[PDB]
Context: one part of a larger RNA, bound to proteins that are not shown
RNA sequence: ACAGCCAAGGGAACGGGCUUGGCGGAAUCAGCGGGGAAAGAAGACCCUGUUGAGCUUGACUCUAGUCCGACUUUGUGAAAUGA
RNA sequence: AUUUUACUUAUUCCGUGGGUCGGAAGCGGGGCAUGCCCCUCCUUUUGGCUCCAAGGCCCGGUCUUACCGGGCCGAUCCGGGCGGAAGACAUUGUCAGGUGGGGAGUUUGGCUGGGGCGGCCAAUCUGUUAAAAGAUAACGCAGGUGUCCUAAGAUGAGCUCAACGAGAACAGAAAUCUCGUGUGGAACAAAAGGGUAAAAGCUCGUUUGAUUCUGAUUUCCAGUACGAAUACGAACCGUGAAAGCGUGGCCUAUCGAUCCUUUAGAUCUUCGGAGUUUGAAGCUAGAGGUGUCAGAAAAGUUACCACAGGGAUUACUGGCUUGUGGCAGCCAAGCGUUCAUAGCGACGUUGCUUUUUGAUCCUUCGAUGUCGGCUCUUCCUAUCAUUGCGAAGCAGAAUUCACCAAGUGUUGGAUUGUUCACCCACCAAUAGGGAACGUGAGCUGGGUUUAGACCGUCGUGAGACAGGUUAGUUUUACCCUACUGAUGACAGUGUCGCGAUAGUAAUUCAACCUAGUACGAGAGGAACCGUUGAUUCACACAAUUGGUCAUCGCGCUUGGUUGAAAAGCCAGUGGCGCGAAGCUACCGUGUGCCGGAUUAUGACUGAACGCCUCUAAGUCAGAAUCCAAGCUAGCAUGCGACGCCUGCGCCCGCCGCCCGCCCCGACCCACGUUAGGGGCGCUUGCGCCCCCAAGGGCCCGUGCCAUUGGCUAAGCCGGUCCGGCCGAAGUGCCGCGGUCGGCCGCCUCGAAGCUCCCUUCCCAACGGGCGGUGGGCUGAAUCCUUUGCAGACGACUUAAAUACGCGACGGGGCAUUGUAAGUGGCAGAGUGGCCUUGCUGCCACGAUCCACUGAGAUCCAGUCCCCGGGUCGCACGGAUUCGU
Numbered sequence: 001a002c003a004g005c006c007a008a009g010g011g012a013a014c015g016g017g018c019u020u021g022g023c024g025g026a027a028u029c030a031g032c033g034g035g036g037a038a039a040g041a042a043g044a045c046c047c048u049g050u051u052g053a054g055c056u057u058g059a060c061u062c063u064a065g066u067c068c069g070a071c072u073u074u075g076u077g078a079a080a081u082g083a
Numbered sequence: 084a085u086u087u088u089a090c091u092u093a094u095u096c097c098g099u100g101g102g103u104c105g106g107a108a109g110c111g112g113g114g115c116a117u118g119c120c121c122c123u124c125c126u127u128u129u130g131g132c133u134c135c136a137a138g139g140c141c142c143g144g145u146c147u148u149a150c151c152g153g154g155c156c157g158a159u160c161c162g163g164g165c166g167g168a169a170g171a172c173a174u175u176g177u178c179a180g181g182u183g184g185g186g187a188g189u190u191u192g193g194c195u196g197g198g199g200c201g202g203c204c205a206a207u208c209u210g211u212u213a214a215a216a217g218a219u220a221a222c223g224c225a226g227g228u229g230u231c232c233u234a235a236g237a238u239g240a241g242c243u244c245a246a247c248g249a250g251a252a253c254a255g256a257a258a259u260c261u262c263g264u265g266u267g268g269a270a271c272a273a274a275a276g277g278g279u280a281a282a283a284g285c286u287c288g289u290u291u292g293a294u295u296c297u298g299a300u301u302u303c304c305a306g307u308a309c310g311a312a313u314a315c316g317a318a319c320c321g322u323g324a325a326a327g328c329g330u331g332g333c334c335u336a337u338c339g340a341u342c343c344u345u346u347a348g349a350u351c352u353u354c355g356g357a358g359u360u361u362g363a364a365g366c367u368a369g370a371g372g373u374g375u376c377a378g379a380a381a382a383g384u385u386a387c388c389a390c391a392g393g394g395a396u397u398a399c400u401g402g403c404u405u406g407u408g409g410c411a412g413c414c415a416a417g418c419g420u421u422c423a424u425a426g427c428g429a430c431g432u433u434g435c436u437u438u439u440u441g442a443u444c445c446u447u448c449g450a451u452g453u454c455g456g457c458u459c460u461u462c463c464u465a466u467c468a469u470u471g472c473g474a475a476g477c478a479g480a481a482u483u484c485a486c487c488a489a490g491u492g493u494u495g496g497a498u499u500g501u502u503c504a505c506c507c508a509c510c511a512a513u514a515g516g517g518a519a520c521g522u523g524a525g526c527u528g529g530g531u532u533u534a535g536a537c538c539g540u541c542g543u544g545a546g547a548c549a550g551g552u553u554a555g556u557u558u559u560a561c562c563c564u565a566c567u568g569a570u571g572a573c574a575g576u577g578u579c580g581c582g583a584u585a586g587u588a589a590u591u592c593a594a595c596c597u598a599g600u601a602c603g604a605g606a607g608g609a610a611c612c613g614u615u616g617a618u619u620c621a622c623a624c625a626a627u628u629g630g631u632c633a634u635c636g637c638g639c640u641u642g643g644u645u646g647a648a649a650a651g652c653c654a655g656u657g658g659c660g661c662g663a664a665g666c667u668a669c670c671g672u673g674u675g676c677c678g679g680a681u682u683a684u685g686a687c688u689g690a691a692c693g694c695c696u697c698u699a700a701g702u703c704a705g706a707a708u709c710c711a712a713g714c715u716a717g718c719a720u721g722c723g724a725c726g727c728c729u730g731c732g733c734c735c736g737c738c739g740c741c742c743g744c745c746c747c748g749a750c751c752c753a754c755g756u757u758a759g760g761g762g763c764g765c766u767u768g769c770g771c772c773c774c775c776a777a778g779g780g781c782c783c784g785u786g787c788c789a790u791u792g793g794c795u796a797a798g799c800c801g802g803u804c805c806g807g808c809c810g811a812a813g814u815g816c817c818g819c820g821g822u823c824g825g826c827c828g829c830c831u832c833g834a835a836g837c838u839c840c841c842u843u844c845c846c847a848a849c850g851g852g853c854g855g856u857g858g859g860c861u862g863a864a865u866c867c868u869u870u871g872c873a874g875a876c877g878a879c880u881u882a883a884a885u886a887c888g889c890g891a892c893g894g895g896g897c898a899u900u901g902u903a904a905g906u907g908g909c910a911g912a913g914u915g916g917c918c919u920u921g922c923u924g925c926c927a928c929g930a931u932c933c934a935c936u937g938a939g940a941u942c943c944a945g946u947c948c949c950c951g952g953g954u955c956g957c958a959c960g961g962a963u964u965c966g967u
Stems, first nucleotide, its partner, number of pairs: 002016001005022005027570005034564003038559002046393004051389002053385004059189005065182001067180001069178003075090004080085002094169005104162004109124001111122003138156005193203002201222001206228001208226004229376001230272001231332002236290007244268001246264006270279002273337001275335003292319001294318003299313004307377001320329003343371006351365004401445001402443001404441001406440001408436006417427002454529001455527003459521001460518005467492003471486001473484003494508003498504001535553004539548003575727007584716004589619001591617005602607001620675005628668004636661005641654005678710003684704004732860011748781001750780002759774007792830003798826006805818004809813001862965006868882001871879001888957005893949003898941003905935004910931001913928005
Other pairs, nucleotide, nucleotide, family: 001017cWW010015tWH013401cSS013402cSS026571tHS029875tWS032565cWW033034cHS033560tWS033564cWW036524cWH043045tHS044450cWH045397cWS046197tSS047396cWS050379tWW056544cSS057059cWH060184tHH064183tHS066181cWW072175cWW073174cWW074173tWH075171tHS079086cWW091171tWH093170tHS093172tWH094173tHS099101cWS110123cWW114118tHS114120cWW136158tHH137157tHS143151cWS144150cWW183185cHS189381tWS190382cWH191383cWH192205cWH194222cWH196222tSS202204tHS207227cWS208274tWS209275tSS212221tHS213220tHH214219tWW227336tWS231235tWS234291tWW234293tHH243282tWH244269cSS245265tHS255258cWH267269cHS267280tHS269282tWW278283tWS279282cSS279283cSS282283cSS282284tHS292329cSS295330cWH298314cWW303308tHS317330tWH323325tHS323326tHS339373tHS339378tSS340373tWH341372tWH353355tWS373378cWS383545tSS393448tWS394398cWH396448tHS400446cWW403442cWW405407tWS407439cWW414430cWW415428tSS415429tHS416428tHS418423cHS419425tHS422476tWW423428cWS436465tWS452557tWS454500tSS458522cWW464489tHS466488tWS467489tWH468511cSS470487cWW472485cWW478602cSS479601cWS479607tSS488707cWS492512tSS493514cWH497505cWW499503tHS500529cSS500530tSS509513tWW510512tHS522525cHS528557tHS534555tHS542544tHS542545tHS560562cHS569876tWS569877tHS572718tWH582717tSS582719tHS583717tHS588620tWS590618cWW596612cWW597611tHS598610tHH599600cHS599608tWS600609tWH601608tHS603605tHS603606tHS625667tWH625668tHH632662tWS632663tWH634662tWS668670cSS681706tWH683705tHS688698tWH688700tWS689699tHS690696tWH691695tWH692694tHS698700cWH728967tWS732966cHS755760cSS766769tHS786789cSS788845tWH790832cWW791831cWW797827tWW804820cWW818819cWH856857cHS869881cWW870880cWW871873tHS873878cWS874877tWS884958tSS885958cWH896946cWW897942cWW901937cSS901938tHS903938tHS904936tHH911930tWS912929tHS918920cWW920924cWH
C1' cells in the first nucleotide's frame, strides 16, 4: 500500500495476509478504548561525520586597545660629565 | 652620547559679550641715611538707586545785535601682545618591542564486543595458537624493541667450559693450588628460539671489511618504497706461513619521504650583453624527523544547543544462553538422647526454570510513550488457607513431610515515589508468579527525565556529578476490528412450543450440643451428626428506615418591586423547614440448587510365583474435581403442533400434453459374535446338514427408450379404489378384490439408403407452463393515534373508529404541608386625642394572639374508584403491503 475474526508454527527471533488447524450468513444503530507494534514529528537520548554553533581557557594562529622607544612635528642657548 | 637647565613664536590647555594687559607716572601714606625705596589706588553698607556727563576752556558760524556746528580737559602718558598656564615637553604621523579570551578564525587522532575511562593489539621481534609446505584472526597467550659496543667489529694462534670426585699450613659450605671425569649440562650485550667444542666460548698477538662505486636478488609485497639481509663485479686494505676469512655485532627486531636547512666531494655547471669577483642557485652523497612509525602545525565545555545519517551502535520489551538468580533430583559421611534415609543431609554429582542480573547486538533510531501506584480481567502451580487423603521421633492439642488437586479466597493501616522492605491489626490464610518487567488516545505525575535555582565534592574556567534539594504543558478516535448492548431480511401471517450449542456460581467462618467427653500422670484437650447465626459474592426488590427536590407541594423569611392591603414576581434553584412520588443503600429487604463418573487413597476377589499379593483379567468405596441437572442466551441463517388463510386475489382434483431435472436393472430390512455361529427336525437338548464373504440371490434379463392390428389362460409388475397398520414418520407399509393397465402367451404384418463412429435427447416424483373443468376460500400485516409494565433512535407492553368504551372535566378516596382570605374579638406590650365619664368610657395606632378552621392549597403528570349521580366530545378512519 491492499485490507481488516482467531490458535499454534516457522519467519528480520511478537502476522491481517504464509503453513496447519478453529471457523464463517445480508443490511443497519448507539457506545467503548484491547489491537491496528494507531496518528502527530526525517529520535531531542546514544553513536558516527575528518558537519556546526553558543560559552571558556594554561589550545594553536592572530587582533582593537593600552604601555614603551626612535624619527617627525622641532626652533632658540647655557652648563656638567662624554667622547 | 647622556642626563640638566633657560626663551617664546610652533604646538597643547583654560577664560571672556577678547572690557584694562605691560612700563612709567602720578596721589596719599613708613621713615630717623630727605635714603629712592616700599605699602595704596576716588565702593564694607542696613535686602534702595546707579546709563545716554555736568562743568571749563578753545575754534568756528551766524542775530550780526541772537544762535549753530565743531576740538581737548573732565576720563594721566607711552607700548602694533585679548588675558592666563604649560612649552619645544605634551600631542599628531610612521615604524619598533611588550601586554592583550576584550575580540576574530580554527583545532581538539584511531582502534574499541556502544562511546567514555583504561590499554596499544597503529612501527615491531621470538615462541605458541597454526590444523607436519607457504599464508593465516581476535583488547588471544608468555615475553621483547626505540638501546648497547674501538670492541662486544676483523683475523690468527693456543686453550676448554658448567659442574662433580680426590687431594694440600692457617683454610671451613665457600679464597689458592693439583690430578681425574666431563656432548656442553657453561659462555656468546639484551626477549625467545635456533646455532657453535683444536669454536662462534676463554686468553694473547696484530688490526679497522663498522672502507669506496654503482647495479642484482631475498624477506615485506601491489611482486612499490623503506628497514634489514644475501651473492657476485670493480677497487683499496687487515690478518695469517698459507689456503682462506673479513662489506659491522653467531642468525632472527633495534628505525624514517617530499619541501626546507646544513655538511662533504669537483682545481664541476649557471646567474641568460661580455668579464674579473663576493654572494646565490644546481649536480652526487650524508645529517637535522615526522613513535598516529608510507610521515596534518592543534585545548575544553554545552542540561541553551543544531544538522546529515545510523537499528553498521547503547539505554526498554522480545529472541539465543543460563554463568548468576530460583526450584528440584541422585549417592550417603554424619545429625536426629541409640537409628544413614520420621525430619535432615556434608564432601561430590545430575537436571529444570526464564519474575533477576550478566553475556550478546538479531528486530526497532523518517519514534513501539520509559518507574510506581490506582483500576479491571484473565492465566500458571513451583499449594498459603479451604476439600479428600498417605507418613511421623502422630497419646490428645498443636506441628512437620508427601499426594490428588488452581474449584474458592489471599485484607485494613503507620513510614517510603518506591518495586522491595518493615512494623501495627484482623484473619481460615494474609502463597508464589505471567499476560510487551499486562494495563498513560484508562487516570495520576510522587520519582526519574530538558530549560530556573540552592548546597557539597571536583574543575583556573566554561561547567560535571550512577550526590542531596525545590519549581516545572501528560494532545487526538468520528475509521477498521474486538467487545457491550440495539433493529433486522431470507415459506404468507400469528400463537404456542422443542433445544444443538455457548455461558454458569456460590463461598468461608463462628456460637451452642457433642464436652471438660475421647486421649493423658497431670498440664492440657478434639471431632462427626444436630441446631442457630455470620463473612465474601451473586440476582432481585422498595412494605418499613435512610438519602435525594425545581412535586418549584405546602410554610416561613432577606433585599427589591407592582401607591397600599390581598396576590404575586425577580435575585439563572434567592434562602431555610417539612416534603409525597419515583429512583435508590449490606445504610434497607428477600432468595441463591438434587444426580452420575471418577482422582489421591484405602480395599475385594485373584493368578503370575503350591504361599503371598488393591492388578495381570474382573470388582468396590471415594473429593472444594469433571460431566449432568438447574439458571441465562438461543438468527441453530435448525425444527415441531395448530389458527386464519386475501371478492376479483388464491387453492385443490381429473386429463392434453409440452418442456426442465435425475438415471440407465440406479432390484434385496434380521439381531447378535468371531476362544464361535446358522438352517431343520424331534429328548428341548440331542442329532442332521452348513459356515466362506453380496465371490449370493432376484428380475423378459432379451422390442430401433422399443413396428402395423387382433386375441389372451395361469403367473408377475405398475397406477388407481377401499380397508387396515406403523408415531424416530411419510420414497411410509401391507392387503384382496374393485378399476385401468403392462409384461409373459399366440398369431399378424415390419425394419434396410438415418448404406463404416458422432449423447442410446425420454420413469415417476418433485420445478414449472399453456389448455380445458369440476369443486372450494373471502384473511392478515405494517404507518399515522394511544400506553408506560418499555425506551438513546428503532424495538417492546397495551388500547383503538361502539360506547359494560375512550378522552376531557368534575366528585370521592389516598397523601403532603400545617390552620388560608375575610369577619369579629370587653386578646395584646404600650402610645396619642376627646368627653361633665366615672370605673368595667369613646375615638386612633399597634408585632402577635384567638374563634369561624386538623383550615386552605396541592394531589398522576408513571396513585386508586366512578353504569345513577353528573357536564360534555368523539370515529363510522385515512395510507402502504403481503399467496403458502
The RNA (60S ribosomal RNA, nucleotides 2354 to 3386) from Triticum aestivum has 967 modelled nucleotides. Entry title: Wheat 80S ribosome stalled on AUG-Stop boron dependently. The sample was in a buffer at pH 7. Tanaka et al. published it in Nat.Chem.Biol. in 2024: "Boric acid intercepts 80S ribosome migration from AUG-stop by stabilizing eRF1". Ions in the entry include magnesium and zinc. It holds a match to the Rfam family "Eukaryotic large subunit ribosomal RNA". The source organism's lineage runs through Eukaryota, Mesangiospermae, Triticeae, Triticinae and Triticum.